[PDB]
The PDB entry is titled "Mammalian 80S ribosome bound with the ALS/FTD-associated dipeptide repeat protein GR20". The RNA (28S rRNA, nucleotides 3865 to 4569) from Oryctolagus cuniculus has 630 modelled nucleotides. The 2022 paper behind the entry is "Ribosome inhibition by C9ORF72-ALS/FTD-associated poly-PR and poly-GR proteins revealed by cryo-EM". NCBI's taxonomy places the organism under Eukaryota, Chordata, Tetrapoda, Theria, Oryctolagus. Released in 2022, the model rests on electron microscopy data to a resolution of 2.9 angstroms. Rfam match: Eukaryotic large subunit ribosomal RNA. Gene Ontology terms of the family: structural constituent of ribosome and ribosome.

Context: one part of a larger RNA, bound to proteins that are not shown
RNA sequence: ACAGCCAAGGGAACGGGCUUGGCGGAAUCAGCGGGGAAAGAAGACCCUGUUGAGCUUGACUCUAGUCUGGCACGGUGAAGAGACAUGAGAGGUGUAGAAUAAGUGGGAGGCCGGCCGCCGGUGAAAUACCACUACUCUGAUCGUUUUUUCACUGACCCGGUGAGGCGGGGGGGCGAG
RNA sequence: GGCUCUCGCUUCUGGCGCCAAGCGCCCGGCGCCGGGCGCGACCCGCUCCGGGGACAGUGCCAGGUGGGGAGUUUGACUGGGGCGGUACACCUGUCAAACGGUAACGCAGGUGUCCUAAGGCGAGCUCAGGGAGGACAGAAACCUCCCGUGGAGCAGAAGGGCAAAAGCUCGCUUGAUCUUGAUUUUCAGUACGAAUACAGACCGUGAAAGCGGGGCCUCACGAUCCUUCUGACCUUUUGGGUUUUAAGCAGGAGGUGUCAGAAAAGUUACCACAGGGAUAACUGGCUUGUGGCGGCCAAGCGUUCAUAGCGACGUCGCUUUUUGAUCCUUCGAUGUCGGCUCUUCCUAUCAUUGUGAAGCAGAAUUCACCAAGCGUUGGAUUGUUCACCCACUAAUAGGGAACGUGAGCUGGGUUUAGACCGUCGUGAGACAGGUUAGUUUUACCCUACUGAU
Numbered sequence: 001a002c003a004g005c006c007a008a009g010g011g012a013a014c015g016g017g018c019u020u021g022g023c024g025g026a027a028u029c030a031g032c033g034g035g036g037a038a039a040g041a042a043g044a045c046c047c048u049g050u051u052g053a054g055c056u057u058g059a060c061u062c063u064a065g066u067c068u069g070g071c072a073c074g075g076u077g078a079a080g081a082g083a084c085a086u087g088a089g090a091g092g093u094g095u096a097g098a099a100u101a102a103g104u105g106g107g108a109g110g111c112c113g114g115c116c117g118c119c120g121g122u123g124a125a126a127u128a129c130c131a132c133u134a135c136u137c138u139g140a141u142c143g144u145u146u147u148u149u150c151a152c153u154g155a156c157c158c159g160g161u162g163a164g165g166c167g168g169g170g171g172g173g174c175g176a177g
Numbered sequence: 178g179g180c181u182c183u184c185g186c187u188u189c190u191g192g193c194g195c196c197a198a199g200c201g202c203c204c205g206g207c208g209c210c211g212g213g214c215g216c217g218a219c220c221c222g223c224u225c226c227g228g229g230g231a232c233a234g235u236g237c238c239a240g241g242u243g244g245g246g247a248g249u250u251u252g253a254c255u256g257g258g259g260c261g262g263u264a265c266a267c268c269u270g271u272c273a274a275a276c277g278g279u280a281a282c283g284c285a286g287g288u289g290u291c292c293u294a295a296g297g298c299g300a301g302c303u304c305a306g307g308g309a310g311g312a313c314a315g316a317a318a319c320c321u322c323c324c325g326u327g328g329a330g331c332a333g334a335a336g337g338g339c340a341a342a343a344g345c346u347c348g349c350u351u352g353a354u355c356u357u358g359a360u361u362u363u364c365a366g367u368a369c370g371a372a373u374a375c376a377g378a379c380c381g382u383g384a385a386a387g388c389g390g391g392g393c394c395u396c397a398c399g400a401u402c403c404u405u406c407u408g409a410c411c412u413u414u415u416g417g418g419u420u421u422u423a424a425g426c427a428g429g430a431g432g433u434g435u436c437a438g439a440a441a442a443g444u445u446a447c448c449a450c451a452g453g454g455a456u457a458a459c460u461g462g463c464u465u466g467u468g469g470c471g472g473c474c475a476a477g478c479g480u481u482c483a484u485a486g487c488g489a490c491g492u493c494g495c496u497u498u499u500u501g502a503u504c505c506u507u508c509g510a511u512g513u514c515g516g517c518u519c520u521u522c523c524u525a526u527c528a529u530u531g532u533g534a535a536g537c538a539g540a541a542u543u544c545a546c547c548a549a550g551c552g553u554u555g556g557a558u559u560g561u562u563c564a565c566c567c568a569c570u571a572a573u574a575g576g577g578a579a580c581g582u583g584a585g586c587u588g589g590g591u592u593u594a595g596a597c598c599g600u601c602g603u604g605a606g607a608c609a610g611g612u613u614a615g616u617u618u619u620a621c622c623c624u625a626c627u628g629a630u
Stems, first nucleotide, its partner, number of pairs: 002016001005022005027630005034624003038619002046453004051449002053445004059249005065242009075152005088138003110115002156229005166222004172184001175182002199216009252265001253263002261282001266288006289436001290332001291392002296350007304328001306324006330339002335395003352379001354378003359373004367437001380389003403431006411425003461505001462503001464501001466500001468496006477487002514589001515587003519581001520578005527552001529550001531546005554568003558564001595613004599608003
C1' cells in the first nucleotide's frame, strides 16, 4: 500500500495476508480503550560526517585598541657632555745586557780626536744606526656630527569673553632716607 | 628735588546708578534759537587676553602587548562511543591445516639501536661442563692431566647456521671508497628500505689460491617543495664583454613515527543539519559464564544408623522471574522506572483437600505424592523494585503475559532548558554526587469486547 477473526510454526529472530489447523452469515446503533509494533514530526538520547554554529583558553594564524622608538611637521639662543677629526706627550715591570729593548725591515755604520753600540759582555728579540709600524693612558684646539639641560613664541594645543581697559611710557597722593 | 616702589579712588545695611555735567574753541539764521570739535575718559604700541609649547598631537614605518574581536583546527583502528593500548612502520617463533599465501584489540617477544670495531683479510688455538691431582687454596683465587658434536660463544629478543670456524687471541688495514646497469623481497608486479649475482676502477689483506664494496642471515628507517654542503677548464644570468651574485646538472645531508609524508586545544544540559538500526541505551531473539533449581556416587554427620533428615569431593542436567555476551529486528520514533486498577495463565504448593514416612505417646512440627479448584491482608519508612518492622490471619508462596498495563491514571525519580551545595577543570563546563520547580496531545477510522436492533 490493500484492508482488517484467532492458536502454533517458520520468516528480517513478536503476522491481518504465508503453512497447518480452529472456523466464517447482510446492514447497523450507543459505549469502549486490548490490538492495528495507531495518528503528530526525515529521533533532540548514541555514533558517523574530513557538515556547522553559541562559548572558553596555555590550540594555530591574525587584527582593532594600547605602550614604546625612528623620520617629517618642527623654529631660535646659551651652557654642558659623548664620539669623530687635528695631532702632542708618556707608561709597557724575569736580570742577564748601560737601564725596564712591545714585534721588527734594512743593514757593519751615525754626529761632528771622541761619544754609545752591531762582535764580546749575554740575552726573548741587544739597545748604536737612517725609520717603518702596532698597543694603552692623558691633554689642547678647531671646524663636521650625535646628544643632555635651561631660556623664547612664530608653528601647534587648551580656557574665557558680547574677544571691554594687555604691555611699556607718563600726571598726582601716601611716605622714609 | 630726583630716584627705590605702593596706589589711580566702590564694604556694615536686600535703595539708585544708561541715553554726560562742566570747561575751552568755531559757525548758522531773525538779545533769541540751534549746531560742529577737543578735555572729562593721559600718550605710544605688533600679535584679544592668559596657560602650555618645539613638548603634546598628526601621518608613515618598526618592536611589544592584545580570545576585546575575526577565521580555522581539535587524526585513525576500536565487539557502540569514551577511557586504556597501537594490533598505524618493521622483525622472530606460532597460529598456518608438510610449496607459497592466509585473518582477529590472537599468544609469546624484540626494535627506531650499537660497533674504528662488534667491519675486511691472514695466522695460531678450542669452548660450556665434568673428573683427578698440587703450600696458602676451601664449593670456587692459580698450575697440570684426561673426557668433552657444542650442550659455550657469535652486540642484543627469537629462529636458522658455525669447531684447524662465523667462536677466542694476535698482525696489518679501512671493500663502511667511487660509478653504470640487472634481479629478489612487500608488490599493482609502482616506489622507499633491505638484499642478491655482476661489470669498470682504485685498494686492503695473505706466500698464494682467494675474500672483502659493512656487521653470518632473517629488522633497525623517509617522497615533492625548500635549505645546506661537495664535485666541473660545465650551462644561463638575457643587446655585447669582465667580475660579484643568482638560477641550473650530479652526488650527500636537515622529515614528515598518523612512518607512500595536512601546519592544529577544549566545551555545549541553549545546540543545529545530512544521515546511520553498518553503531549504542529499552523490549523481543541465541547462550547460560553468573544467579536460581533438581538428580547420581557416598566419605561422613545424625548417641548406636550413609540416605528419618542432612551431606564433603566429584559428576550429570533444567530455567529464562537475575545479570552478563552479541548486535539479528527498530534511530522518516514501538512513549524510556515505579505505584493504582483490572483480566488471564504457570507450578518450582504458603494455606485448604485427599494420601504416606519420622528419632510422629496425645498434641504440635518437619519430609514425600496427586493436586493451581479456591485464597494469599491492613499499615510505619523509602519514588522505589527490593528491604525491615507492627498487627491480624488458614496462609500472609514464587512468577509470566513487549521486565502485562501512560490515546487507563500519576509525574514522585531518572532525563532538557532556571537555580543551590561538594569535588575537578585557568576557563567555558563535567559528575550512575545530593536539593529545588519544571505543558503527559488525539479515537469521530478498522478489528476485539459489553450491550442494542